[PDB]
Context: bound to proteins that are not shown
Molecule: crRNA (56-MER)
Organism: Mycolicibacterium mucogenicum
RNA sequence: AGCCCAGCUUGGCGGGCGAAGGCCAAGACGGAGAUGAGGUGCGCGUGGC
DNA sequence: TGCCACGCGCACCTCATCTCCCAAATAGACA
DNA sequence: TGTCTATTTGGGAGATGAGGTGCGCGTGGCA
Repeated sequence: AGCCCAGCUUGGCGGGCGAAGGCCAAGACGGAGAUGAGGUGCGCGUGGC
């Protein structure tokens, strides 16, 4: 620096580094399942170089 | 005005659409 | 023997087909 600390996003205070510890404010909120695609990352081949 | 790299292997994620969201019959636990 | 609770079941249907994708819709600037 990041991620986490009573749903999620954005902020404030106070903390943890696999453990701790929560508090406050504003906003939005229809979930699951499946399928089909896409993307990222690391290696390899082929060249150009 | 032409060019910028073309294919594999696996592992691990998200994005785009679409559907569905029950209730009747039967069996048990109890008094 | 009679009220509520929990589970089993049948749906729900009428039943061909898989390899897209040229219709557009979107997306490019650098030397």